[PDB]
RNA sequence: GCAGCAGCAGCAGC
RNA sequence: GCAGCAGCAGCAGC
Numbered sequence: 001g002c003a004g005c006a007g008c009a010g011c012a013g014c
Numbered sequence: 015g016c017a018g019c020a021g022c023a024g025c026a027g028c
Stems, first nucleotide, its partner, number of pairs: 001025002004022002007019002010016002
């Protein structure tokens, strides 16, 4: 740098 | 579905 995982809280969800 | 936070491991990295 690229995508994935699960957490956080925000937006859309509406 | 959008980005941000901080963790996980992978690949690229050298």